[PDB]
Context: one part of a larger RNA, bound to proteins that are not shown
């Protein structure tokens, strides 16, 4: 300087087509199993299930320089016997060697396994502040003088056994007190108080109780003030799914006091206070060991938690303390369950999820190996002695990577197989043949390296009393390796021992004969087989990988198919019937100040390993390592103020508000009019009406229908009347009075961001249905009857009851649609309806500008097409609803509404490759 660089599609719906949409496929990876085949080597890796029971070795032991002590060895000592005239060996004994058993000290809390349980009492990132802390270290004084027991041993003696009883003996660095008491503790001071231990190694003068004092060094003991490391506690943010889980908590939340902890604390108690925590998800269910990482993928994500390394629970179950610097303890106690096992039937023992290992389970994972030689730990001044940590060996192709199974040369293109159109083609330089070498395997020789220390000398020198001792340092001198027939290497003999798996219709690299005959089978997806199959079975033949090849699982991509990066919602699946509005979410213009967000720099963290980059090293290569990058993050202190935000003062176009007028089936109530139907009744008539296609049934000589009059009663409001008008939307239609809501226009004051959207929340919501009480003229769900018809629970056609009105409740849903969510900005045009308002000669409804609301078209631009087009389905921007293949299914269960019908929320087994939209 370097620390990057990365991004592929196919196939299937259709007679074809385009999209939209699901499925399925090519890759990548793994603690893998599994089928079929297997030659080395290297380096790694191997109970993912049964936290199921475990015969049997072994995983903590150490110290005589703590201490009384000898049970042993063969010796050191005194003696003993046969004496071969010098030792073998046996009676006693602790003194250096050395040592079973007791006391003590110190390690068993370290190293090793396991992943049940644990959704935060943990982890992971940054902060605090109220704490202990063996060994190990720096400094500062002590380290004085006594006591009472106690195991081991012996007596007696309980018990089958495992363990105990009870009487006298001695020792310690065992235990205890007196002395002493500081820059400890307690205390506003005065005061008061509070440890300890020796053991070694030499030794001249001094010196004795004749083992030692004295001298010295070496260590170790006590206090007390630092220091590392190690451990408790604290706080904020992260760390799964589920609302068909919404309410949850009484030591609960906080105060004050006592205890208590090494120490903060409801950690405990008492005694106020009524609080605490939750939609930013408490509780409550389901499931889970957290991370540094792995694996995918260009990324952003997503899955994941096996080795290796860092925390954390656990230890046969479900409790407990002890002891001690530290543990509420895997080879530790005690208790209590289940389970084995002993037994003299009283009672006793036991915990592989340490390392091999049995059984069992399983689709499924090895050896009851070797040595502390080296790293590291306990213990001891040491020397060593422990040590299934580890350091190696054994089993398996589980995975990576290397290497082999030969190299060349070779035409009668030899034979055989296979195809053939009989001419040939392939197989095929391929094989033989004719030259060569010799990795690996085999057998012989030779033999780096992991070893560094410790050891018995022998020089000088340090503290010394000092030429001993151990410490220091170079030097002389024998020695210290499981691995191990080591890596490596040199010859010799010989092409020798060494190749197998899937695939071949399309996806998708690679095709032809004979076998069956919709049978035997194939299949990952569309498919294929019914008699010439590049698709089933063998076969040549090619293709692909190669000591491996497939197959299943599981993941993650493809899949932009849950779209943050990075999709959509007129008709494919998606706009809530419509609205008001709380919490959020977002907000027009100017100055000031402010510095949360944002930006920049440094600081302190972000373990090591991994991943990358560039080196180094084993013959390369996996592999192991040196330096960097990186760790996207958090903290803290300083600086920039452009945008957001806070706070302050305005501004006036956003939204409002007041004056005058204007259309209007905008709502509510109460009146009244006309015209028609129906019945009632009466006149005049008199034989038929009605109704279908055609009839009939019904009404009619008890006088219908037709005409005239007259009374009742209820509902609806021709013409006007228009792709006209009003409403948020559902809707509103004679006409006239009363109460009322809104849109708009004209100028002209006046407040001064007062705003948009809305989950959950609340109103409003055709028609029908449902309660209660009334109305009932015409219509007509049901029901009847009469045609039709093969039949006609139906159309037709003659009755006729809920119901349609009406007054108050309820329902809460329609193709409740413009199949188009609301607000605001922007971007060519023509020709209408309908309401204002201004200004030209209004010389007439004209001509000209300008407002709201609304039809039909049509440009550019969107769009799958069809279309939409300033009233977007164009280009935006702010919120909200909603959707994710097709059935099953808006169904079942739950709960919340409802008098009920039922509405709202709203799945999952099974199934299919399709279902869809447009438009030929």
């Nucleotide at each position: 300087a370097a620390a990057u660089u990365g991004a592929a599609g196919a196939g299937u719906u259709u007679g074809a087509u385009c999209a939209u949409g699901g499925c399925u496929c090519a890759g990548a990876u793994u603690g893998a199993a599994c089928g079929c085949u297997g030659g080395c080597g290297g380096c790694a890796g191997g109970c993912c299930u049964a936290a199921c029971a475990c015969a049997u070795g072994c995983a903590a032991g150490u110290c005589g320089a703590a201490c009384g002590g000898u049970a042993a060895c063969a010796g050191g000592a005194a003696g003993a016997a046969g004496c071969u005239u010098g030792c073998u060996u046996c009676u006693u004994u602790g003194c250096u060697g050395a040592c079973g058993a007791g006391u003590g000290g110190c390690g068993g809390a370290c190293g090793g396994g396991u992943g049940a349980g644990u959704a935060a009492u943990g982890u992971c990132u940054g902060g605090g502040a109220a704490a202990c802390u063996g060994c190990c270290u720096g400094a500062u004084g002590g380290a004085g003088g006594g006591g009472g027991a106690u195991a081991a041993c012996u007596a007696c003696u309980g018990g089958a056994a495992a363990c105990g009883g009870u009487a006298g003996c001695u020792a310690a660095u065992a235990c205890c007190g007196c002395a002493u008491a500081a820059c400890g503790u307690c205390g506003c001071a005065a005061g008061a108080c509070c440890a300890a231990a020796g053991a070694g190694g030499g030794g001249g003068a001094c010196c004795u109780u004749c083992g030692g004092g004295c001298c010295u060094c070496u260590u170790g003991c006590c206090a007390u003030c630092g220091g590392a490391u190690g451990u408790g506690c604290c706080c904020a943010g992260a760390u799964g799914g589920g609302a068909u889980u919404a309410g949850c908590u009484a030591g609960u939340a906080g105060g004050u006091g006592g205890g208590g902890u090494a120490a903060c604390g409801g950690c405990u108690c008492a005694c106020c206070u009524a609080g605490g925590c939750g939609a930013c998800g408490a509780u409550c269910c389901c499931u889970a060991g957290c991370u540094g990482g792995u694996c995918u993928g260009a990324g952003a994500g997503g899955a994941u938690g096996a080795c290796c390394a860092g925390c954390c629970a656990c230890a046969c179950u479900g409790g407990a303390a002890c002891u001690g610097a530290g543990a509420c303890a895997c080879g530790g106690u005690c208790c209590a369950g289940a389970c084995u096992c002993c037994u003299a039937c009283g009672g006793g023992a036991g915990g592989c999820a340490g390392c091999a290992g049995u059984g069992g389970g399983g689709a499924a994972u090895a050896u009851u190996g070797c040595a502390c030689a080296a790293u590291g730990g306990g213990c001891g001044c040491a020397a060593g002695c422990c040590u299934g940590a580890u350091g190696c060996a054994g089993c398996c192709a589980u995975g990576c990577c290397g290497c082999g199974u030969g190299u060349a040369u070779g035409a009668a293109g030899a034979a055989g197989g296979c195809c053939u159109u009989c001419g040939g083609g392939u197989u095929g330089u391929a094989a033989a043949g004719u030259a060569c070498u010799u990795u690996c395997a085999g057998c012989g020789g030779g033999g780096a390296g992991g070893a560094a220390g410790g050891g018995a000398g022998u020089a000088a020198a340090g503290u010394u009393a000092a030429u001993a001792c151990c410490u220091u340092u170079g030097c002389u001198c024998a020695u210290u390796g499981a691995c191990g027939u080591u890596a490596c290497c040199c010859g010799c003999a010989g092409a020798a021992g060494a190749a197998g798996c899937a695939c071949c219709g399309g996806c998708u690299a690679a095709c032809u004969c004979c076998g069956u005959g919709c049978c035997a089978g194939c299949a990952g997806c569309c498919g294929c087989g019914g008699u010439a199959a590049u698709a089933c079975g063998g076969a040549g033949g090619g293709u692909g990988c190669a000591a491996g090849c497939g197959u299943u699982a599981a993941u993650c991509g493809g899949a932009a198919u849950u779209a943050c990066u990075g999709g959509g919602c007129g008709u494919a699946a998606a706009g809530c019937g419509c609205a008001c509005g709380c919490a959020g979410g977002c907000g027009g213009u100017u100055u000031g100040u402010u510095a949360a967000g944002u930006c920049a720099g440094a600081u302190g963290u972000g373990a090591a390993a991994u991943c990358c980059c560039c080196g180094g090293g084993c013959u390369c290569a996996a592999c192991c390592u040196g330096g960097g990058a990186a760790c996207u993050g958090c903290a803290u202190c300083u600086g920039a103020u452009a945008c957001u935000g806070g706070c302050a003062a305005g501004c006036u176009u956003g939204a409002g508000u007041c004056u005058c007028g204007u259309a209007g089936a905008g709502g509510g109530g109460g009146g009244u009019a006309g015209a028609a139907u129906u019945c009632c009744a009466g006149g005049u008539g008199u034989a038929g009406c009605g109704g279908u296609g055609a009839a009939a049934u019904g009404c009619g000589u008890a006088g219908a229908g037709a005409u005239c009059u007259g009374g009742a009663g209820g509902a609806a409001u021709a013409c006007c009347g228009g792709u006209g008008g009003c409403g948020a939307a559902g809707g509103c239609g004679g006409c006239c009075c009363c109460c009322u809501g809104g849109a708009c226009g004209a100028a002209g004051a006046c407040u001064g961001a007062c705003g948009c959207u809305c989950a959950g929340g609340u109103g409003c919501g055709a028609a029908a249905g449902c309660g209660u009480g009334g109305g009932g003229a015409g219509c007509a769900a049901a029901c009847a009857g009469g045609a039709u018809u093969a039949g006609a629970u139906a159309c037709c056609c003659u009755g006729g009851u809920a119901g349609u009105c009406c007054a108050c409740g309820c329902c809460g849903u329609a193709a409740a649609c413009g199949a188009u969510g609301u607000c605001g900005a922007c971007u060519u045009g023509g020709a209408g309806g309908u309401u204002g308002u201004g200004c030209c000669c209004u010389u007439g409804a004209g001509g000209c500008g300008u407002g709201g609301c609304u039809u039909c078209c049509g440009g550019a631009g969107c769009u799958a097409a069809c279309g939409c087009g300033u009233u977007a389905a164009g280009u935006c921007g702010a919120c909200c609803g909603c959707c994710u293949g097709g059935g099953g299914a808006g169904u079942a269960c739950g709960g919340c509404c409802g008098c009920a019908a039922g509405g709202u929320u709203a799945a999952a087994a099974c199934u299919c490759a399709a279902a869809u939209g447009a438009a030929u």
Solved structure of RNA (stapled 16S-23S rRNA,stapled 16S-23S rRNA,stapled 16S-23S rRNA,stapled 16S-23S rRNA, nucleotides 1 to 920) from Escherichia coli, 920 nucleotides shown. It comes from the structure "E. coli 70S d2d8 stapled ribosome". The work is reported in "Controlling orthogonal ribosome subunit interactions enables evolution of new function" (Schmied et al., Nature, 2018). Taxonomically the source falls in Escherichia (Bacteria, Pseudomonadati, Pseudomonadota, Enterobacteriaceae). Rfam match: Bacterial small subunit ribosomal RNA. Rfam links the family to the GO terms ribosome and structural constituent of ribosome. Clan: SSU clan.